[PDB]
C1' cells in the first nucleotide's frame, strides 16, 4: 500500500477502527 485470511471492541456510545502472512 497492494494482495490474501476474518473480526471483535470491553467500547458505553459512537468519534471506527483492530490482528495476522507475503513483497
Nucleotide at each position: 500500500g497492494g494482495g490474501u485470511g476474518u473480526a471483535u471492541u470491553g467500547g458505553a456510545a459512537a468519534u471506527g477502527a483492530g490482528c495476522a502472512c507475503c513483497c